Source information
Released in 2023, the model rests on cryo-electron microscopy data to a resolution of 3.7 angstrom. Solved structure of RNA (mRNA; gRNA) from Trypanosoma brucei, 94 nucleotides shown.
[PDB]
Context: bound to proteins that are not shown
Formats: sequence, structure tokens, C1' cells
RNA sequence: UAUAUAAUAGAAUAAGAUAAGUUUUUUUUUUUUUUUUUUUUUUUUUUUUUU
RNA sequence: AAAAAAAAAAAAAAAAAAAAAAAAAAAUUUUUUUUUUUUUUUU
Repeated sequence: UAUAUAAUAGAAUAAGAUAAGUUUUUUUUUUUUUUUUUUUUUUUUUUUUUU
Repeated sequence: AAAAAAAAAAAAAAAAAAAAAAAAAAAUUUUUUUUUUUUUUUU
């Protein structure tokens, strides 16, 4: 002779549209049809030569 | 009448060029891991 201390828990689990930010050959092969040129074969016509 | 040569026309075969038309395929195996700091300027 004083005015002052403070603490307890648990769980396991998913939704989904915002008017947006490239562009740099085009080509090769195969088949069919048409046109042009060259070569070969057959037929016809004309000319020349020989028999 | 036969043979050879030249020219023209027709048919067939091969080669080259031009034009037009049609066809070309596919099968899930792509990539990950740093302490990095070096632009340049009068804004």
C1' cells in the first nucleotide's frame, strides 16, 4: 500500500458466343479432237526415154 | 503392152509445233528445361 488478468480447429465440390492485326509462280505429266510441216507406202492422171 | 524418171490429187502410218477439253489426293506425331540487360538519346 496498489488502478485490472484474458487464445482451440472439423468440410474437399466443373457452364459454354465481344463487328481484329494473311495473301507476292502458277506449272508439269497422260489421253482425245482439229490445223500445219516432213518422211514412207498404195491408187489415178499427164509428160519424157528405152524395149 | 512393159520398165524407169518428174509433177498433181486421194488414203494410211510415224515424228514435230499450235489450240480446245478431261484427270492428279488423304491417313496425330509437332514441338518444351537460362542468373540471360549490349538498341541509345536530348522527349
Annotation: Entry title: Cryo-EM structure of RNase-untreated RESC-B in trypanosomal RNA editing.